[PDB]
Context: one part of a larger RNA, bound to proteins that are not shown
RNA sequence: ACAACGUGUCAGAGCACAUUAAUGUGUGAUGGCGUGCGUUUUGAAGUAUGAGCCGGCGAGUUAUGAUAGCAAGCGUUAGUUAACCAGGAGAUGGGGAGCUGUAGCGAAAGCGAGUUUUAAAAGAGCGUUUGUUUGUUAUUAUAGACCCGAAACGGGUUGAGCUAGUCAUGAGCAGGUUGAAGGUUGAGUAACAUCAACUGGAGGACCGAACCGACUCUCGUUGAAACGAUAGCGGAUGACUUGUGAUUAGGGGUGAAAUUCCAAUCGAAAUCCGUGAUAGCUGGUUCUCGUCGAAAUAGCUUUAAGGCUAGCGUGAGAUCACAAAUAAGUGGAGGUAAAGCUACUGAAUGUAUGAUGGCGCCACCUAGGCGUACUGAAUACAAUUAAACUCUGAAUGCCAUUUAUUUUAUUCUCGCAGUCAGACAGUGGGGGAUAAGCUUCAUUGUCAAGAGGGGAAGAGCCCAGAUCAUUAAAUAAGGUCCCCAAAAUAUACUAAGUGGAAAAGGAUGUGAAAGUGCUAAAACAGCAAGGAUGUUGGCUUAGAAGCAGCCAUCGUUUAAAGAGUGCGUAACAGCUCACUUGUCGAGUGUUUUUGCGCCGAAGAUGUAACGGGGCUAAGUAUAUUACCGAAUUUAUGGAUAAGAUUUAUAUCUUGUGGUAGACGAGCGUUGUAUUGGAGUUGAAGUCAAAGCGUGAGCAUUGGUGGAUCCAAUACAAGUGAGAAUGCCGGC
Numbered sequence: 001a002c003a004a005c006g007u008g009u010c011a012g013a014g015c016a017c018a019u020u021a022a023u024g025u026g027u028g029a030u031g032g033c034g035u036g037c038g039u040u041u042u043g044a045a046g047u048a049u050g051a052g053c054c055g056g057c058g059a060g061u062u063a064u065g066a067u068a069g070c071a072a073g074c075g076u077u078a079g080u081u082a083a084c085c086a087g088g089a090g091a092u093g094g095g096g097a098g099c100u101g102u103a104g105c106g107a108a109a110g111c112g113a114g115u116u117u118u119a120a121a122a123g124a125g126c127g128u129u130u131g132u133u134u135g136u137u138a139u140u141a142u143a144g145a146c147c148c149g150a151a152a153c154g155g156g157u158u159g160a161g162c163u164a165g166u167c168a169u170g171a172g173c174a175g176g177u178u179g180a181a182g183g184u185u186g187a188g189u190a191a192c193a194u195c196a197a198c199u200g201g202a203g204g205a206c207c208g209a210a211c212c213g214a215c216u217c218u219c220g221u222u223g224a225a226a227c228g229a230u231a232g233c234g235g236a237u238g239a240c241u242u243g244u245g246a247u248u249a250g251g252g253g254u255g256a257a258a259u260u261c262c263a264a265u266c267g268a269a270a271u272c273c274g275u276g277a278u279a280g281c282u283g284g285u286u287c288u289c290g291u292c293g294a295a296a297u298a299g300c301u302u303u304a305a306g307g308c309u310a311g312c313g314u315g316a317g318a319u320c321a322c323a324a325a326u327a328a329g330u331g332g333a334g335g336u337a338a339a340g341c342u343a344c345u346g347a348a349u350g351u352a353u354g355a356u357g358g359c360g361c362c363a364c365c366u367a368g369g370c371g372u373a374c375u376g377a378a379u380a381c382a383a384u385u386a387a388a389c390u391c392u393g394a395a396u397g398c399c400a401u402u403u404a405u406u407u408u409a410u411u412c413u414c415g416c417a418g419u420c421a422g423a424c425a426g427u428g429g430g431g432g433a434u435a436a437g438c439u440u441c442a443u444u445g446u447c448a449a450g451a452g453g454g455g456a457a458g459a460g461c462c463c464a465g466a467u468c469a470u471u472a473a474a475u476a477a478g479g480u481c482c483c484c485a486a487a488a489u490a491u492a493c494u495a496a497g498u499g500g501a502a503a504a505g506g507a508u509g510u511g512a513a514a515g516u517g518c519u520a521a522a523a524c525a526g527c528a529a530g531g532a533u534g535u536u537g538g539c540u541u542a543g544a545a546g547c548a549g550c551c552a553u554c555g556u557u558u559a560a561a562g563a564g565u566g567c568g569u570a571a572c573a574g575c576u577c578a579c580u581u582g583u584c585g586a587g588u589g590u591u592u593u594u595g596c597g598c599c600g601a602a603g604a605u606g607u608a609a610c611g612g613g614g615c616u617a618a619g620u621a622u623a624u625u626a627c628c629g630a631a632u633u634u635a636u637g638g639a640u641a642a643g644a645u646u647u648a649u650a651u652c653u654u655g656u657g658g659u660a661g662a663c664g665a666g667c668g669u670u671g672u673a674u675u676g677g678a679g680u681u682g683a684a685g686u687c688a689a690a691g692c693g694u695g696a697g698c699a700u701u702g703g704u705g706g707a708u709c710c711a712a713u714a715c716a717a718g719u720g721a722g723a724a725u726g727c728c729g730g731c
Stems, first nucleotide, its partner, number of pairs: 008033004014027004020699001037050003052731006062143013079099002084094003104111002114126004146284002149281001153274006164248009173238001175207003178203001182199006211235003215232002218229002250266001252262002287666006297310005311419002313416006323407006330400003338392001339390002345386003349382005357374001358372005422447010452463003467638004472634003478628003481613003487625007499615001505599002509596007517588002527582004532556001534554001535563001537551003562577001566575002639656007667720001669717010685704005691698002
Other pairs, nucleotide, nucleotide, family: 005007cHS012028cWS012029tHS013028tHS019022cWH024690cSS036051cWW037723tWS041043tHS042422tSS042459tWS043459cHS058721tWS058724tHS059284tWS059721tWH061145tWS078100cWW079132tSS081097tWH083095tHS087090tHS087091tHS103112tSS105125tWS106108tHS113127tWS118120tHS118122tHS143145tHH148282cWH150278tWH151277tWH159250tWH159263tHS160163tWS160247tWS160248tWH160253tWS164254cSS173209cWS174208tHS179201tSS179202tHS180201tHS181200tHS188193tHS189191tHS210236tHS214215cHS217230cWW220225cWS223224cHS223225tHS224228cWS249252cSS249262tWS250269tHS254260cWW255258tWS293660tHS294659tWH295419tSS295449tHH296448tWS298420cWH301303cWS303306tWS309420tWH314662tSS319408tWS319409tWH321408tWW323409tWS329401cWW333397cWW334396cWW335336cHS335393tWS336394tWH337393tHS340343tWS341344cHS341386tWH344389cWS354377tHS355376tHS356375cWW364367cWS390391cHS417661cSS418660cSS423460tHS432435tHS432436tHS447459cSS450465tSS450466tHS451465tHS451631tWS452630cSS453477tSS463476cSS475630tWH477629tHS479486tWS485628cSS494496cHS494617tWW495616tWS496616tWW497498cHS497499cWS500614tWW503601tHH504600tHS507597cWW516589cWW519586tWS522585tWS522586tHS523585tHS530560tSS531578tHS533555cWW540548cWS540549cWS541543tHS541544tHS542570tWS543570tSS546564cSS546566cWH546575cWH547567cWH547574tWH552563tWH557561tWW558560tHS558561tWS559580cSS561562tHS564565cHS565576cWW568573tHS606607cHS606608cHS610613tWH614618tWS646648tWS666696tSS668719cWS679707tWS682706tSS682707tHS683706tHS683708tSS684705tHS722723cHS
């Protein structure tokens, strides 16, 4: 031992004990909340990185100088010595060599409270004053200068026992085949040549063991092995294999040549030295608390991962108002939004008058003329477009001033920095395609460097700014059926689970409103009837003649009727309708503006487009009175910084998120110097416990341990370990 877990925290039963007596200790059924530590990044729970754990070691120093802060000694003809000598490896005395200041200006001769420039006396630049020697701290310069890390470079030595070549001297190739040149004999030739038989045993010859080599599959890849095993495979009398000895050495050797080999290493060995080479690049840099607290921008840069100056931070001082902020009023600069194009520059629509050409038809060979399917100057009317158009034209913002309030600083001087990779949201634009969680700007905010509440979960959105404790109260954004703290009335709407994601387009969904037509002299739908004649008009078409294109788009009777409403017929025809009348006796028809809804709507693990259960309200809109809700505010208490009253160390005001960074105050380790003290009746060390502090840290008791240690004030540091793929040891 039904249980979803950065393992803890806040509550909380039960169980078992009794303490540095303390609202005690050990465990924790169960409920709420909860994605480690450093590094580097705009942003890390990180599917980025570093650490297996523990213990020890491990990174801002020293010497010589400069500047600045603080403090002391000596002082206005100041201040102070260096080397060296004596003295305890002393403080110090002697030693005034010198150094700083005392007068500056000029390139300089030179002049001198003046000097340089200049013709200048004018003008302008610099001066007409505030010192020195030490101690401490901060920064900086030269040294390796906070630590670790290169590939490398140069100089010297050691390596040819592996391997590559060459030289000297040796050795080895089981076995079996093929049968060259040449020679002898015979035929043959005028003699050659040639042919046949025999002999002979050559070949970078053939097959195949030892031997040499390594072409293929499989296995092995923390191996049997830092290159092999089994099975095949190539050469195997030769440019062969091998033993021993010698020799060629590194900006060199050797190389049947691949950047081969030169001791498991070769685009140039191995080792030591210069050397702690350099690294604008990674990683690491060790105790605490308090106050304040950035930037990721501009210019330059053989500059873009760096640097300098400016901008923003911090410490000290000065400036009180004339300086700087918050509001109201006033004045001014401008040419954006908008608007306009008879106020220009381009683009550009229609109408009317129309230069102009094209196009024709004539005459005339050149001067031309009448109409132009059409093109289109200019003018008039009406309408348009623009970042690089303006006859105009704001608001906001900007500058200055006036008034009121606030702060000694956003202003000036000095010391020390960090920052030069930014991100997202709203608003106005550029590039892109009105795409990007895109890129580049201006501005307002947040994050960076900021937790809390809402958004289900989220760095940047909304509400806001965490000093600590409280199981107190009121609220912001947001919310009140259950998860999950908190609501009820009242009026309407939705029928889609719409809510709880989407467009162009489509629809007798439904509610509200504003008009208009007819109607009990009868409305609308439906039902019952008719629904015509010339004629079937005529061209036209094979044909159309109520329903092909036409010529159009007739007229009478009549209640009505159409050159037809379609179907349809080759076409007519025929069915049938638009239209009129009757049964009929209560609503119908249309236009416009709106609220909420439907379809359009298809993706890949599993509900998966409300956070889930569920919801016709627990959805939407409106009004009233409430509540919940933050680390916000208030209330009680503790701690602390700066300003005031004021000095008892009392009462008030404004405060106390924080990285880089600046400033201030402290803790701890070892040793030394002065004091005091403890210790074999038990020191340090070391373990345990239910103690004290705001933090580094400090005690008390008991066990173990066996000889040193503690307190105060000063001084000097190898003085603080969690991280460096850190080193060593153990596990």

This is an experimental structure of RNA (23S ribosomal RNA, nucleotides 561 to 1291) from Mycoplasmoides pneumoniae M129, with 731 nucleotides shown. The work is reported in "Structural insights into context-dependent inhibitory mechanisms of chloramphenicol in cells" (Xue et al., Nat.Struct.Mol.Biol., 2025). Rfam match: Bacterial large subunit ribosomal RNA. Its family is annotated with structural constituent of ribosome and ribosome in the Gene Ontology. It comes from the structure "Mycoplasma pneumoniae large ribosomal subunit in chloramphenicol-treated cells". The sample was in a buffer at pH 7.4. The model includes bound PENTANE-1,5-DIAMINE (N2P). The entry is indexed under In situ, Ribosome, Chloramphenicol, cryo-ET, TRANSLATION. Ions in the entry include zinc, potassium and magnesium.